[PDB]
Context: one part of a larger RNA, bound to proteins that are not shown
Molecule: 28S rRNA, nucleotides 3125 to 4269
Organism: Danio rerio
C1' cells in the first nucleotide's frame, strides 16, 4: 500500500492478509472508544557523528582594553 | 643619571577672550 | 561699593578746534 | 546765534586674551605583563547501551587452541617500559639445591671436613624451555656492547620499525689451540615524516667569480609521539540543536530461570513413646514466568510512562461457600489433603504510591492474568523539560539516581469489534397477513443470621454442635411506581423583591425573578413486586466379585453421589421452517 | 379479468442441471445367526 | 420352549428385479 | 378404463385390496414360413430418466372467482434519535373539535357589603 | 355623630383559578368523511 470476522500456529520472537481451524449474506443508522502496535511530528530521553550551538573555567591558541619601559612630538637654563 | 627651574611646543580650565605685567 | 529686597544705560564739566 | 569735530575726563609703557600645569601629562610606535571581557577551536578509542572502572590501544611467557602452523571474548594464571664495564666476550679450573656422619666455644641455624647428591640449584626479572669438566661457581686478561655491504627470519600486505639469523669484507679480545665473540642461554625489554643537535667525511651548494664566515645538502647517531604506523587539546548543557542509529540503553513481548516463588523424592530429626497426624536436617528432582536479573531479536520519519479510577472476561498454586478423604478429629474450633474458579472476596486512618501497616465489618475479606489489561477511557497525585528553593558536590558553569513547591494531557465523523436500530434470500403462483415451530446463541442467582432441635448429642467438666422444619436477611438479576421520598418550564395555583402599562383590576419584564406547595410523568433497597427444576456423573463411600481357593469399591458388571458439567427455566430467533387466512 | 383439470392439451420458440434400468426396504445378533413347523 | 431345515452365509447387495430391433400374414409352451 | 374397502404424518402414497368396462394382447419363451422397415456404402457427442425442470408467447372445448392487500400522509403515544413499533380511520356509522361531569392540584378570586380595623385627617 | 383616607380582617367563598397536552367519563353541541405509493 491495499485493505479491514476470529483463534491457534509459525514467523523479524504480540497478523489483517501466511498455515491449521472457526466460518462467511445485500445496503444501511444513531452510538461507542476494544483494535487498527490509530492519526498528529525524519524521539525532545539514550546511543553514535571525529556535526554544531548556548554557556562556563585552571583547557589550547588568540584578542580589545589596561599596566610598563624605549624611541618620538621634545626645547631651554642650573645644581649634584 | 637625578632634581630644581624657563616658557614657547603640547595640555587643562574661564571669557560675551573686559582691565593682565611693569611704572 | 557691607545702613536698608531703591537708583546707576551711549558723560557731566573743562580745553581746543572747524563750520553760518 | 544756531550747528560740528578733537582731547581731557577714562595715566604711562609692553610681545604674547586671563589663569593652571608644562617639556611632564598626553599623542604616534615597537617592546614586557595582565586580559573567558571577547574570538577560535578542542575536550581519543575499546566497551554485552553509555558513564564509572578497566586497557583486553605497543609488547612478552604458559594456557585457552581441538598433537603443522594459524585461531576470539572487558577468558585464565602472570609479565614489560627495566637492570648489567658485568650480569658482556674468553680460557681455566671447580660444582650445585638438599640430605647423613662427625669434629673446642658451636645450639634447629657460624666454621672445618667425610659421604650420598640428574640437577631437584643457579643462569638479573614474568613463565616456559636450554644448560653439569657447561649457559651454574670462582678466578685473570679483556671490549665483538666496535667499524661496514647485502641477504635473510619472526609480526607482515609479505610494508616500514622493532626484535633475530646465517654470512661477506675491515679491526680487535681470550685461549697453548681448534675455536668462541660483532652485547645479555632463548623467547620481552620499544618509536615515522618534519624539526633540532652531534659525528662523519679533499667531498657539494652558497650559483657573476675570488678568499673567508655563514648557510644548505650528503652518510650515520641522539632528541618522541605509551592512543605506542606517531593530531598539539578543559568542562557543562533540565535552554538546547542537527545528521542519524533499534548496529545501542529506559516498556511490553520474545528466549533463559541465577535469583523470587511454587512442588516433588529420600528419611536423620521433631512430634511424651511414634521417621511420613502435622512437619523434613543433610542432599536431590523440578515446575512457573504474578519477582529481580542475564540477553539486545522487534520498535528511536514515536507502540504514549507510574499510580489510582472504571469496566469485562479469564487461570488456580481453593481464603470462603457445595460434596468429601486424614488427623497427635470427643464436642467446638482448627490443620492437611481431594473433586472444583459455580459464586463472593468489603468499608477505611496515613502515604502519589503498587508494597505495606493499623482500624473495624464479614463465610472469607485467597492469589493472579489479559501490551506489568485498560490515558483519541479519566485523573496528574508521583516520575520525567523549562520557573524557583534548600542541603551536598564542583573555582565555575552545573550536578544529585536527595528533598520541595509551581507547571497545555491534543484529535475519530473512518474500516473493524460491540451496543443497539432499519432492512436483507431479485427469484417464482407469487404477493400478503394471523398464530406458531425451532438449530444456534446467552444464561444466575448468591451467601449469612434467627427460632426451633438444645443447652441436647459429646465431654470429668469447662463447654458445646448438626439434619428435617420456621421466619428473615446479604450480595446480585429482573422489574415495578399503590405507598414514602426525589424531580416539576403542565410555568398548576398561592404568595413575593425591583420596575413597567395613570391606577383598580388583569397582567407582563429580570436568558425559568424568587419562595412555598405541587398533578401527571420518570425515578430511588430511599418505596415495591419477583428469582426455580431434572440428567449424567466428579471427589469419595460402597456392591457383586475374580485374577491371586482367601482377601479385594474393577479387572467384566453395579450403587449412592455436588456450589461442578449439561439441561431445563429464562433472553434471542437462522440465506431455517409449519400450520392457516385471503389473494385484485 | 386473473388462474385450473383439459385427456395424452397439439402444434412453437427461450433458458438451466445432471444423468444415461431400478423408489431391492424385518429387527437385529456376531462365544452366533436365519428359515419352517406343532 | 420344542423340532426340522440352511450356515464361507444362492431364502446371496460378489445378488437379485428387471432388461437383448421393429411393421404386418403361422404352430408349441404357463 | 370405473365403482368399493382398508391403510399411511418424523420431512404423510410417483399407494395397495375386490368387483364391473375398455381389445385379443411384438402379452413373456421356444421353434417356425413367404414379404419390408435406408442396406446412407469400417467412423464421434448415440441409446435412459423425458410426456424432466425454469420462464413468455400462440390456436381449439369444458371449470374456477374479480366487494383482494400492503404501504405513504393523517391519526393514536403502551413507542420512539431517524426509520421502525401500538393503534384509530369512510354514513347500520365512525372520527374530531368544543362543552359538562368526575378527579386531583393550589388555597379561598374579582366585585359587593361590613356597628371589623392601629389609627389620622375634615364637619 | 357624619365623611374621607387606612396594611389587613370578615361574609358572600373550600371560593376563584387551572385540569391530558400521555387523567376519567359522555350528557350535549357543531364539523367530518377520504384517497400516496405499489404488489401475482
Nucleotide at each position: 500500500a491495499c485493505a479491514g470476522c476470529c483463534a491457534a500456529g509459525g514467523g523479524a520472537a504480540c497478523g489483517g492478509g501466511c498455515u491449521u481451524g472457526g466460518c462467511a449474506g445485500a445496503a444501511u443508522c444513531a452510538g461507542c472508544g476494544g483494535g487498527g502496535a490509530a492519526a498528529g511530528a525524519a524521539g525532545a530521553c539514550c546511543c553514535u557523528g571525529u556535526u554544531g550551538a548556548g554557556c562556563u573555567u585552571g583547557a589550547c591558541u588568540c584578542u580589545a582594553g589596561u599596566c610598563u619601559g624605549g624611541c618620538c612630538c621634545u626645547g631651554u637654563g642650573a645644581a649634584g | 643619571c637625578c632634581u630644581c627651574a624657563c616658557u614657547u611646543a603640547c595640555c587643562c580650565g574661564g571669557u560675551g577672550a573686559g582691565g593682565c605685567g611693569g611704572g | 561699593u557691607u545702613c536698608u529686597g531703591g537708583c546707576g544705560u551711549c558723560a557731566a564739566g573743562c580745553g581746543c578746534c572747524c563750520c553760518g | 546765534c544756531g550747528g560740528g569735530g578733537c582731547g581731557c575726563g577714562a595715566c604711562c609703557c609692553g610681545c604674547c586674551c586671563c589663569g593652571g600645569g608644562g617639556a611632564c601629562a598626553g599623542c604616534g610606535u615597537c617592546a614586557g605583563g595582565u586580559g573567558g571581557g571577547g574570538a577560535g577551536u578542542u575536550u581519543g578509542a575499546c566497551u554485552g547501551g553509555g558513564g564509572c572502572g578497566g586497557u583486553a590501544c605497543a609488547c612478552c611467557u604458559g594456557u585457552c587452541a581441538a598433537a603443522c602452523g594459524g585461531u576470539a571474548a572487558c577468558g585464565c594464571a602472570g609479565g614489560u617500559g627495566u637492570c648489567c664495564u658485568a650480569a658482556g666476550g674468553c680460557g681455566a679450573g671447580c660444582u650445585c639445591a638438599g640430605g647423613g656422619g662427625g669434629g673446642a666455644c658451636a645450639g634447629a641455624a657460624a666454621c672445618c671436613u667425610c659421604c650420598c647428591g640428574u640437577a631437584g640449584a643457579g643462569c638479573a626479572g614474568a613463565a616456559g624451555g636450554g644448560c653439569a669438566a657447561a649457559a651454574g661457581c670462582u678466578c685473570g686478561c679483556u671490549u665483538g656492547a666496535u667499524c661496514u655491504u647485502g641477504a635473510u627470519u619472526u609480526u607482515c600486505a609479505g610494508u616500514a620499525u622493532g626484535a633475530g639469523u646465517a654470512c661477506g669484507g675491515a679491526c680487535c679480545g681470550c685461549g697453548a689451540a681448534a675455536g668462541c665473540g660483532g652485547g645479555g642461554c632463548c623467547u620481552c625489554a620499544c618509536g615515522a615524516u618534519c624539526c633540532u643537535u652531534c659525528c662523519g667525511g679533499c667531498u657539494u651548494u652558497u650559483g657573476g667569480g675570488g678568499u673567508u664566515u655563514u648557510a644548505a645538502g650528503c652518510g650515520g647517531g641522539a632528541g618522541g609521539u605509551g592512543u605506542c604506523a606517531g593530531a598539539a587539546a578543559a568542562g557543562u548543557u533540565a535552554c538546547c540543536a542537527c545528521a542519524g542509529g533499534g548496529a545501542u540503553a529506559a516498556c511490553u513481548g520474545g528466549c533463559u530461570u541465577g535469583u523470587g516463588g511454587c512442588g516433588g523424592c529420600c528419611a536423620a530429626g521433631c512430634g511424651u513413646u511414634c521417621a511420613u497426624a502435622g512437619c523434613g536436617a543433610c542432599g536431590u528432582c523440578g515446575c512457573u514466568u504474578u519477582u529481580u536479573g542475564a540477553u539486545c531479536c522487534u520498535u528511536c520519519g514515536a507502540u504514549g510512562u507510574c499510580g489510582g479510577c472504571u469496566c469485562u472476561u479469564c487461570c488456580u498454586a481453593u481464603c470462603a461457600u457445595u460434596g468429601u478423604g486424614a488427623a497427635g478429629c470427643a464436642g467446638a474450633a482448627u490443620u492437611c489433603a481431594c473433586c472444583a474458579a459455580g459464586c463472593g472476596u468489603u468499608g477505611g486512618a496515613u502515604u502519589g504510591u503498587u508494597c505495606a501497616c493499623c482500624c473495624a465489618c464479614u463465610a472469607a475479606c485467597a492469589g493472579g492474568g489479559a501490551a506489568c489489561g485498560u490515558g483519541a477511557g479519566c485523573u496528574g497525585g508521583g516520575u520525567u523539560u523549562a520557573g524557583a528553593c534548600c542541603g551536598u558536590c564542583g573555582u565555575g558553569a552545573g550536578a544529585c539516581a536527595g528533598g520541595u513547591u509551581a507547571g497545555u494531557u491534543u484529535u475519530a465523523c473512518c474500516c473493524u469489534a460491540c451496543u443497539g436500530a432499519u432492512g436483507u434470500g431479485a427469484g417464482c403462483c407469487g404477493u400478503u397477513g394471523u398464530u406458531g415451530c425451532a438449530a444456534u446463541a446467552g444464561u444466575a442467582a448468591u451467601c449469612c443470621c434467627g427460632c426451633u432441635c438444645a443447652g441436647u448429642a459429646c465431654g470429668a467438666g469447662a463447654g458445646g454442635a448438626a439434619c428435617c422444619g420456621c421466619g428473615g436477611g446479604u450480595u446480585c438479576a429482573g422489574a415495578c411506581a399503590u405507598u414514602u421520598g426525589g424531580u416539576u418550564c403542565g410555568u398548576g395555583c398561592g404568595c413575593u423583591u425591583g420596575g413597567c402599562u395613570g391606577a383598580g383590576g388583569a397582567g407582563c419584564c429580570a436568558c425559568u425573578g424568587g419562595c412555598g406547595c405541587g398533578a401527571a410523568g420518570c425515578c430511588a433497597c430511599c418505596a415495591u413486586c419477583u428469582g426455580c427444576g431434572g440428567g449424567a456423573u466428579u471427589a469419595u463411600g460402597a456392591c457383586u466379585g475374580a485374577a491371586c481357593g482367601c482377601c479385594u469399591c474393577u479387572a467384566a458388571g453395579u450403587c449412592a453421589g455436588a456450589a461442578u458439567c449439561c439441561c431445563g427455566c429464562c433472553u434471542a430467533a437462522a440465506a431455517g421452517c409449519a400450520a392457516c387466512g385471503a389473494u385484485a | 379479468g386473473c388462474g385450473c383439470c383439459g385427456u395424452c392439451g397439439g402444434a412453437u420458440c427461450u433458458c438451466c442441471g445432471a444423468u444415461a434400468g431400478g423408489c431391492c426396504c424385518c429387527g437385529g445378533g456376531u462365544a452366533a445367526c436365519c428359515g419352517g413347523g406343532a | 420352549c420344542c423340532c426340522c431345515g440352511g450356515c464361507g452365509c444362492g431364502g446371496a447387495g460378489a445378488g437379485c428385479c428387471a432388461u437383448u430391433c421393429g411393421u404386418g400374414a403361422c404352430a408349441g409352451g404357463a | 378404463g370405473c365403482g368399493g374397502c382398508u391403510a399411511g404424518a418424523a420431512c404423510g402414497a410417483g399407494c395397495g385390496c375386490c368387483g364391473c368396462c375398455c381389445c385379443c394382447u411384438c402379452u413373456u419363451c421356444c421353434a417356425g414360413u413367404g414379404a419390408c422397415g435406408c442396406a446412407c456404402c469400417g467412423c464421434a457427442u448415440g441409446u435412459u430418466u423425458g410426456u424432466g425442470g425454469g420462464g413468455a408467447a400462440c390456436c381449439c372445448g369444458g371449470u374456477g372467482c374479480u366487494u383482494a392487500a400492503a404501504u405513504g400522509a393523517c391519526u393514536c403515544g403502551u413507542a420512539g434519535a431517524c426509520g421502525a413499533c401500538c393503534u384509530g380511520a369512510u354514513u347500520c356509522u365512525g372520527g374530531g373539535u368544543c362543552g359538562g361531569g368526575g378527579u386531583g392540584u393550589c388555597g379561598u378570586g374579582c366585585g359587593u357589603g361590613g356597628c371589623a380595623g392601629a389609627g389620622c385627617a375634615g364637619c | 355623630g357624619c365623611u374621607g383616607c387606612g396594611a389587613u380582617c370578615c361574609a358572600u367563598u373550600g371560593a376563584a383559578a387551572g385540569u391530558c397536552a400521555g387523567c376519567c367519563c359522555u350528557c350535549g353541541a357543531u364539523c367530518c368523511a377520504a384517497g400516496u405509493u405499489u404488489u401475482g